[PDB]
RNA sequence: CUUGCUGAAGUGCACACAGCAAG
RNA sequence: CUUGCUGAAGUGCACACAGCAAG
Numbered sequence: 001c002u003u004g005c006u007g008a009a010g011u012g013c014a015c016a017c018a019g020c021a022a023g
Numbered sequence: 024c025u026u027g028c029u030g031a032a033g034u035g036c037a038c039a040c041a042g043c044a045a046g
Base pairs, nucleotide, nucleotide: 001023002022003021004020005019006018007017010038011037012036013035014034015033024046025045026044027043028042029041030040
Other pairs, nucleotide, nucleotide, family: none
């Protein structure tokens, strides 16, 4: 880096950040 | 019932709720 998991603050879709895992 | 404004907790859109106004 990619993919995934987690990091409560009404819900949903998505984006960002961190930690970890797999490659 | 519907519309609007406002209710910060990284961000966007949509939904909900509460308070005010309004149709």
Overview:
The RNA (HIV-1 DIS RNA) has 46 modelled nucleotides. Sample source: This sequence occurs naturally in subtype F HIV-1. Keywords: HIV-1, RNA, aminoglycoside, antibiotics. Crystals were grown from: MPD, KCl, MgCl2, Na Cacodylate pH 7.0, VAPOR DIFFUSION, SITTING DROP, temperature 310K. The work is reported in "Targeting the dimerization initiation site of HIV-1 RNA with aminoglycosides: from crystal to cell" (Ennifar et al., Nucleic Acids Res., 2006).